[PDB]
Context: one part of a larger RNA, bound to proteins that are not shown
RNA sequence: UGACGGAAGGGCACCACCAGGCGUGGAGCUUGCGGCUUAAUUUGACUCAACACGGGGAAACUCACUAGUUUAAGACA
RNA sequence: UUGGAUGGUGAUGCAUGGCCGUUUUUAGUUCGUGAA
RNA sequence: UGAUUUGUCUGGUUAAUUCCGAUAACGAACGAGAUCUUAACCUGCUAAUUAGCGGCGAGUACACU
RNA sequence: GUACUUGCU
RNA sequence: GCUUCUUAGAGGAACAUUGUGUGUCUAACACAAGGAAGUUUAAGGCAACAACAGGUCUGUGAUGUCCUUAGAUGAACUAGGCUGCACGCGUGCUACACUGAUAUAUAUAACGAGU
RNA sequence: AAAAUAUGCU
RNA sequence: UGCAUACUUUUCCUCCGCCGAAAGGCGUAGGUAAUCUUUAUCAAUAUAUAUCGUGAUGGGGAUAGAUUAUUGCAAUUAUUAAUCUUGAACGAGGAAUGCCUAGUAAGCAUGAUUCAUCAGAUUGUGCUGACUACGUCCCUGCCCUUUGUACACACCGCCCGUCGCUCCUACCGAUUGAAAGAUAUGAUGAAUUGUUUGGACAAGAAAAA
RNA sequence: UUUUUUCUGGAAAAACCGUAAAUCCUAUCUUUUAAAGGAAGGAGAAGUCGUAACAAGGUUUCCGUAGGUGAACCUGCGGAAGGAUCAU
Repeated sequence: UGACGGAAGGGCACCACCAGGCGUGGAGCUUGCGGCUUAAUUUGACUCAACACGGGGAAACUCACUAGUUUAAGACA
Repeated sequence: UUGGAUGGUGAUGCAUGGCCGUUUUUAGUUCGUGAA
Repeated sequence: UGAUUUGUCUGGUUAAUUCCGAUAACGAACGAGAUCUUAACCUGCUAAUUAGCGGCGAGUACACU
Repeated sequence: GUACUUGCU
Repeated sequence: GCUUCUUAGAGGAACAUUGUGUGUCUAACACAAGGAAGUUUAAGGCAACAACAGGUCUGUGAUGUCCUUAGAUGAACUAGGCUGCACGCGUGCUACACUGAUAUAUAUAACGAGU
Repeated sequence: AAAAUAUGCU
Repeated sequence: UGCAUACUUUUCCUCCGCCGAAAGGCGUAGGUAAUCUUUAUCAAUAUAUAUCGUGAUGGGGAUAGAUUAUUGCAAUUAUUAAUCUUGAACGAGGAAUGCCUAGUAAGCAUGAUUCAUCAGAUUGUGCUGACUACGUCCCUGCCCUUUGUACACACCGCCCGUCGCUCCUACCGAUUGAAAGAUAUGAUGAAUUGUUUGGACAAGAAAAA
Repeated sequence: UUUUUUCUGGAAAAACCGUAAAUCCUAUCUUUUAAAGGAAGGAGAAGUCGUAACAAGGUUUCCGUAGGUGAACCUGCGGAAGGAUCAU
C1' cells in the first nucleotide's frame, strides 16, 4: 500500500431483500452437459463468468471419430 | 530412383496476436508543479 | 530517509470524485457527462411515386327541393 | 348525398 | 384544381418553463399549470485504468515452438454418432379446466422476407 | 451454373 | 428407359382457377419488390350467440399401428406431414431455487437467423394492457471512511499440537556395566651412596742356613 | 727350604640408615564406551484428528501459579496492554 474481518460508521442494487405477485425442482415431453457398456457414441468449455454455449435445428460433407476403400493432388535439384 | 517441402479441426490459449466474457453500467483512474 | 501521502476531502446533494463548499494544494486528462434513431407536436414548410384528397363522365338500389 | 364500380387532373 | 392526411429531407419545439415551497438561499429537491414531451420524455450504443496466467491456435494462408505425411495427421467415397439411457441438473414445450373444453364471425397491427 | 423438349445411338 | 448434342428458362415469394378431407399436385397474372404475396389488411388472447355446466369429465394429451404426400440420389433411427384407432401424469403442487417496476410482468401468438427438409433454440414485432414502491440495508453482492492483522498466489490466507511411518543427533538407564590412564595410601621390593661387620690374599718387619 | 706374631692395603659376602626403580592390592578422579527399556529434539513425505493463534480469529491476547483434559488447550486466583478503550 493492498486484501481480508462471526470490527465500526456511511451509501447502493429485484443478477439483494422487502408494499406485492408471476415460475422451476410438484405433472409428462425436446435439448445440452455430467454420467451410463461405447469398433466411434469426435471435441472445447465446469460457480456467478460451462451445461438450446462453441451462432452446434449433424441422412451425404459438417465429421475433427470408427469399420474402412481409394487417390497422388510429395512443389523443388 | 535418391535427396527434398507444402498441407494439417495434430499438441501447446501455461508460447502468442486479435476478438470477447468477467471484475464492470459501477465510478473510478492518472499527470505537471508544489508540499509531507 | 523510504515504501508512499496530498491533490483524489469533514460535510450537504446526486445518475455518478455530480457539483457546492472546506481546503498544502493549484491546475489539468481520461471515465461519468454528452450524441443520435424510435412514438410524439408543429413548420397548412418541401412535395408526390408505388400514396392520399377531391371534382366530374356513366351509373348500379335508396331519399327528396 | 349514400355502399359498389370507369378514367383524367 | 391539391398535398395536413399514406410519408420523410430539414428544422423547430422541452430549458426545473412559470409561479406557491423545501435547501447553508449556493449546489439539491416538491406542488400546480400549459404542453404529446417535467423520473434526462423515456428505450436502445459507445465503457476509462488495471487485471484474470478467463475462453478461443477447431475462424482465418493471424501465429512461434514441437509433431506428421503413402498404411497421410491432405482430399474424396461407402456405411456408421453425438437423436441410445438407472439416473441429475438447467435452458425450454403441452396440462390440471368452467376465469373453461366446443362451433360460428365481425374489429384487427408492425418489424418484416422475397427470382 | 438449373429443368424439361427433340435428334442420334440403344 | 440410358449416353452426347441444340433449343426457352424451371431453379424466391407467390395470387388465382382447378384436382385431392388433408398433406399436397397441375397451369398461368405479378413482383429484383410502399407496385404481386399483402397490406382498404396476414396470427392469437377476442367477440356475441349457441353444445357442454368441474362428473380424472367430454378436460388433458405422455402413448401405438396403419398410412398417405412433399423435401432430398438416399427419411431404415417411424426426417417433415393430413387421416383413424391409442388415453399417463395432472385436483394448483417436497428439500431446494430462478426472473421481474410500465404500453412494461404474465398470457398469447408471430417475423427473421441457421434451412434442400426440420423450432420445442436464439433474436426481433405486436395484441390483451395486471395484484403491489416514489422506499430499505435484513440476507446476498458491491463502493467509501476508520480500525486490527502474524495475510500479500492476499481468509479457498496463514497456522498449532497430539497421534502414525522413516532417518539423524543427544539425554536417563538396571547391569556391585566395560576399557585406558593419572594420582594417593598400604604391601613387597631390583639396583645403589654411606657406615659397620668382614676377611680370598699381597705385601712388609723376626729366625733358623 | 721352612715357621709364629704384627702392620697396613684389601676382593667376595652380610647388616643398617638412606636414594629408590618396579610389581600388586585398595580408593578416588579423568576420558572413552556397551545396554533391555524410557523420554526428547531436528529433518522428511499429499498420512490421521481436531481449530489453539493472527480480524472482537468468532470465549480479546499474554504473564506467574495451580488443577484438569486425546491434542492443540480449558479453568480458578492475581497481574499487563504488547487491546478491541488515550475520552463526561